[PDB]
RNA sequence: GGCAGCAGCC
RNA sequence: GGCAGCAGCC
Numbered sequence: 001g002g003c004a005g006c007a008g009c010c
Numbered sequence: 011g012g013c014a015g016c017a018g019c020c
Base pairs, nucleotide, nucleotide: 001020002019003018005016006015008013009012010011
Other pairs, nucleotide, nucleotide, family: none
C1' cells in the first nucleotide's frame, strides 16, 4: 500500500 | 462527509 469487516461520537 | 478506535487476510 491492497482486499474485506466491526463499531463510538458529530 | 468529519473525528477517533478495534481487528482478519495479502

Released in 2010, the model rests on X-ray crystallography data to a resolution of 0.95 angstroms. The RNA has 20 modelled nucleotides. Crystallisation conditions: MgSO4, (NH4)2SO4, pH 8.5, VAPOR DIFFUSION, HANGING DROP, temperature 292K. The 2010 paper behind the entry is "Atomic resolution structure of CAG RNA repeats: structural insights and implications for the trinucleotide repeat expansion diseases".